[PDB]
């Protein structure tokens, strides 16, 4: 030097132009005559800038990083 992919809440996974979710691990409350179970709820938010478009986890450029195989490899 030339090209792809890629990450979303403690933790492990969803969602493609249109609410940003679900599960777990704590906690509290109900439920039950008790008491395990069950049930609801809380939060911890899109790798970073930037730009297109009313409208961007989404599309376009860099750049962090991860990965692909390349270029040199006098």
């Nucleotide at each position: 030097g030339g090209c792809u992919g890629a990450g979303u809440a403690g933790c492990u996974c969803a969602a493609u132009g249109g609410u940003a979710g679900a599960g777990c691990a704590u906690a509290c409350c109900g439920u039950u005559c008790a008491u395990a179970a069950c049930g609801g709820u809380a939060u911890u938010g899109u790798c970073u800038g930037u730009g297109u478009u009313c409208g961007a986890u989404c599309c376009a450029c860099a750049g962090c990083u991860c990965a692909g195989c390349c270029a040199c490899c006098a």
Keywords: Neurospora crassa, translating Mitoribosomes, tRNA, mRNA, mL108, TRANSLATION. An RNA structure (tRNA P/E state) from Neurospora crassa, in which 74 nucleotides are resolved. It holds a match to the Rfam family "tRNA". Clan: tRNA clan. By type it is a transfer RNA. About the family: Transfer RNA (tRNA) molecules are approximately 80 nucleotides in length. Among the 78 different proteins in the entry, which are not shown, are L51_S25_CI-B8 domain-containing protein, Mitoc_mL59 domain-containing protein and DUF1713 domain-containing protein. It comes from the structure "The structure of the mitoribosome from Neurospora crassa in the P/E tRNA bound state". The work is reported in "Analysis of translating mitoribosome reveals functional characteristics of translation in mitochondria of fungi" (Itoh et al., Nat Commun, 2020). The reconstruction used 37,908 particles. The organism belongs to Neurospora, within Eukaryota. Method: cryo-electron microscopy, resolution 2.99 A. The entry became public in 2020.